[PDB]
23S rRNA, nucleotides 613 to 1376 from Mycolicibacterium smegmatis: 764 nucleotides with solved positions. The PDB entry is titled "WT strain WT mycobacterial ribosome". The reconstruction used 1,466,881 particles. Method: cryo-EM, resolution 2.47 angstroms. The entry became public in 2025. Lineage of the source: Bacteria > Bacillati > Actinomycetota > Mycobacteriales > Mycobacterium (subgen. Mycolicibacterium). Rfam match: Bacterial large subunit ribosomal RNA. Clan: LSU clan. Rfam 15.1 lists 51,934 matches to the family in 10,816 species.

Context: one part of a larger RNA, bound to proteins that are not shown
């Protein structure tokens, strides 16, 4: 022991224990432990655009582990000591840092390549300026007022060694890691070959040549029996092997065990001991073998080989704060140079914002009898700028072409007879002016040149991607927490010094899950439409404006007619209202349609259109409207409002008051950084989120230097409590162990802080 999960914080009850007013438990500026229960919650470093990630790295704890040294090394910034000077190496002598040593380096003068000149110099043929100094100014005259040059008279030049520091330097130079190259050795006790000596191969089969005899020869040759037993000859143990299969594959074994599995007298096999040594050996040839390691063997050495790549880089706090650009790059994942930041120094507003002026565009738009193109229709159309007869002269007397222009309506990134709002860029003014911490230039210091979403304008892709590739004095993420979209950087609201158990609000909400009206009034919906989606289609439904007919009775129904040329003509078997052409006429009227369909082969029925009776008022057609509905199939399990649940809306749509809602402001206390003012640190104005980075101040720790102390009445080290600082922490601040070294304060040097590196070694 009804409980769904980065394992906490926040509230929080009961229950132990504890402590002091106050009685048997209650109060009280209460405490530790524990935590029933509900809000909110997605680990850390990485490298990235971007992780909870299902990307990497960590089993755990302790130790160790990474910007350092070193150079008369360069430089700038602090800072120290002298100053037109600064300093001294080596070296010599003081068991001691002195003292002596000016050898020699920088600046005091730069220019020119260089003779050389010299506050001038180069250049040039050159007063004729310009290049680079003449540190820099102020006053007075001479030009134009092409900005500023050109002469006097005075403020007069600042630079060096020292100590700390960031950078650049050469060294292994932030710390681990490589495949490989290369020199010197050590191996053939497995394998690979092969040398030299020995050893092995149970049993069984087959039956060459040769041989003897007996057919045969003239001699042959050739055959039949008999004997011989040769054979990389068969079968099949020992040995040697390595075909198929199981198991084994953290196994009995760094290659087996078992079951079959070929050779097994030979190019075999085996003991013996020897020789071939790396770019080499050897190799019945496979990139195999060379001691489980082979496309160049091991072991040392150059070796901290080299790594634009990967990982990893440890105490705390203040302060400002980036780009993923563009060019160029054996360059694209590297690198630099300018922009982008810091920090200092100098100009102090020169920078911002807006109103006004005075400008140039050439883009959206539009427009073309304007033009370059692109297009459709018409009109004379001589002349297709040309034809049924070519006459040397009448029609396409003939349906073409027709050109021009001219009537008209689009198109267009490489078309503009046109033409903004925007942006930029100059002038003038007002405002933030207890600063932004505006802005330029110099110097010192790195990042970064992998971007990604959104909205704006666009190419490309199909107007597809979360696509790509530009531009946005775009915006956010990066490098930003907080709230809302449920989750969700990148979409809304909006910038987190810190704390309060306070108030107000943006966005987005107000019926419970969940804080705020199950509000107010006035339509709309019936579709769970709200709460996924079109072309198109319907007597859903609500508004507006028409308009036709319509008590001369309209629309629907209930009742009668609805025909004779006439069978309209052509086709056809056949056209007769209905295959199919043409007027679609005409006549009785009251309608009849050369007939709207279903009808017959064609006919003839059945309807129908207009026409007439009864009932008695709305009734038809679009039109433009706001909701609506169908159009509508996926796949673990409703799952297309977040849920419940909403129409007696909690939904849409218009208003109104309200009220919730955040780290926004606002209140009330702290703390620090710019600035201003005054003074000898207080006041008032304001910012304070932040990766790479960069300034800027501190903490602890060992070990030196010290007035010297602390401590066997208990040191350092452990294990606890207690209070104090924003922080690394700190406590002449202590309980318990522990029994011998510690060290205030203020310097000085540093192997100086560890979670990550599959980091090393120990433990578990």
């Nucleotide at each position: 022991a009804c409980a769904a999960u980065c394992c906490g914080u926040c509230a929080g009850a009961g229950c132990c224990c504890u402590c002091g007013a106050c009685g048997u438990g209650u109060c009280g500026u209460g405490g530790g432990g524990u935590g029933a229960u509900g809000g909110c919650g997605u680990g850390c470093c990485u490298u990235u655009u971007g992780a909870a990630g299902a990307a990497u790295g960590a089993g755990c704890c302790u130790g160790c582990g990474a910007g350092u040294c070193a150079g008369g090394g360069a430089c700038a910034u602090g800072u120290c000591g002298c100053g037109a000077g600064g300093u001294u190496a080596a070296c010599c002598c003081g068991g001691g840092u002195g003292g002596g040593g000016u050898a020699g380096c920088c600046g005091c003068a730069g220019c020119g390549a260089a003779a050389g000149c010299g506050a001038g110099u180069c250049u040039g043929a050159a007063u004729a300026g310009g290049g680079c100094g003449u540190a820099u100014c102020c006053a007075c005259a001479c030009a134009a007022g092409a900005g500023u040059g050109u002469g006097u008279g005075g403020u007069g030049u600042a630079g060096u060694g020292g100590u700390g520091u960031g950078u650049u330097c050469u060294g292994g130079a932030c710390c681990c890691g490589a495949a490989g190259c290369g020199g010197a050795g050590u191996g053939a006790u497995c394998u690979a070959c092969c040398c030299a000596u020995g050893g092995c191969c149970a049993g069984g089969g087959u039956g060459a040549a040769g041989c003897g005899c007996g057919g045969g020869u003239a001699a042959g040759a050739c055959c039949g029996c008999g004997u011989g037993g040769a054979g990389g000859c068969c079968c099949g143990a020992a040995c040697c092997c390595a075909c198929u299969u199981a198991g084994g594959u953290u196994g009995a074994a760094g290659a087996c065990u078992g079951a079959g599995g070929g050779g097994a007298u030979g190019a075999g096999c085996u003991g013996u001991g020897g020789g071939u040594a790396g770019g080499g050996g050897u190799g019945a040839a496979a990139g195999g073998c060379c001691a489980a390691u082979c496309a160049a063997a091991c072991u040392c050495c150059g070796u901290g080989a080299u790594a634009g790549c990967u990982g990893g880089u440890u105490c705390u706090c203040c302060c400002c704060g980036a780009a993923a650009u563009g060019c160029a790059u054996u360059u694209a994942g590297g690198u630099g140079c300018a922009g982008c930041g810091u920090c200092g120094c100098a100009u102090g507003u020169u920078u911002c914002u807006u109103g006004c002026c005075g400008g140039a565009g050439g883009u959206a738009g539009a427009g073309c009898u304007a033009c370059u193109g692109g297009a459709u229709g018409g009109c004379c159309g001589a002349u297709g700028g040309g034809c049924c007869c070519c006459a040397c002269a009448g029609g396409g007397u003939u349906a073409c072409u027709g050109a021009c222009g001219u009537c008209a309506g689009c198109c267009a990134a490489a078309c503009u007879c046109c033409g903004a709002a925007u942006g930029c860029c100059g002038g003038u003014a007002a405002g933030u002016c207890c600063a932004a911490g505006a802005g330029u230039g110099c110097g010192g210091c790195a990042g970064u040149g992998a971007g990604a979403c959104g909205g704006c304008g666009g190419g490309g892709g199909a107007u597809a991607a979360g696509c790509u590739c530009c531009g946005u004095g775009c915006g956010u993420c990066g490098a930003g927490a907080g709230g809302g979209a449920a989750a969700c950087a990148g979409c809304c609201c909006a910038g987190a010094u810190c704390g309060c158990c306070g108030g107000c609000u943006a966005a987005g909400g107000c019926c419970c899950c969940u804080a705020a009206g199950c509000g107010u009034g006035u339509g709309c919906u019936a579709a769970g439409u709200g709460g996924a989606a079109a072309a198109g289609g319907a007597u859903g439904u609500g508004c507006a404006g028409u308009c036709g007919c319509g008590a001369a009775g309209a629309c629907a129904a209930c009742c009668a007619g609805g025909a004779g040329g006439u069978u309209g003509g052509c086709u056809u078997a056949g056209a007769a209202g209905c295959a199919g052409c043409c007027a679609c006429c005409c006549u009785u009227g009251a309608a009849a349609g050369a007939g709207u369909g279903c009808g017959u082969a064609a006919u003839a029925g059945c309807u129908c259109a207009c026409u007439g009776g009864u009932c008695a008022a709305g009734u038809g057609a679009u039109u433009g409207u706001g909701c609506g509905c169908c159009g509508a199939u996926a796949a673990u399990g409703u799952a297309g409002c977040g849920g419940g649940g909403c129409u007696c809306a909690a939904g849409c749509a218009c208003a109104c008051c309200g009220c919730c809602g955040a780290a926004g402001c606002c209140g009330c206390g702290g703390c620090a950084g710019c600035c201003a003012a005054c003074g000898u640190g207080u006041u008032g104005g304001c910012u304070g989120g932040g990766u790479a980075g960069g300034g800027g101040a501190g903490c602890g720790u060992c070990c030196u230097g010290c007035a010297u102390c602390c401590g066997g009445u208990g040191a350092a080290g452990c294990c606890g409590c207690c209070g104090a600082g924003u922080g690394a922490u700190c406590g002449a601040g202590u309980g318990g162990u522990g029994g011998a070294g510690g060290g205030u304060g203020u310097g000085g040097g540093a192997g100086u802080g560890a979670g990550a590196a599959u980091g090393c070694a120990g433990g578990c």